Primary citation: Mateja-Pluta et al., Nucleic Acids Res. (2025), "Naphthyridine carbamate dimer ligand induces formation of Z-RNA-like fold of disease-related RNA and exhibits a molecular glue characteristics in crystal lattice formation". An RNA structure with a sequence from Homo sapiens, in which 30 nucleotides are resolved.
This record gives sequence, structure tokens and C1' cells, in this order.
RNA sequence: GGCACUGGAAGUGCC
RNA sequence: GGCACUGGAAGUGCC
Repeated sequence: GGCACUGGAAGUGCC
Repeated sequence: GGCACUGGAAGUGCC
């Protein structure tokens, strides 16, 4: 300097 | 409420 995964007020669609 | 999807200057993991 990247890549992968995980997450975060809020949005969007479906239920 | 749930599911997908998007969501920082985050987290964890590799190159």
C1' cells in the first nucleotide's frame, strides 16, 4: 500500500 | 420486528 471477511445512526426493497 | 442490498477515518484476518 492492497485484499478478504465482520460491523455501524441511517436509508432502499420484500415480508 | 425480520431478510437482502448500500453504509466512516472501525474491527478481526491475510498479502

The structure was determined by X-ray diffraction at 2.79 angstrom resolution and released in 2025. Crystallisation conditions: 0.012M Sodium chloride, 0.08M Potassium chloride, 0.04M Sodium cacodylate trihydrate pH 5.5 45% v/v (+/-)-2-Methyl-2,4-pentanediol, 0.002M Hexammine cobalt(III) chloride. The organism belongs to Homo, within Eukaryota.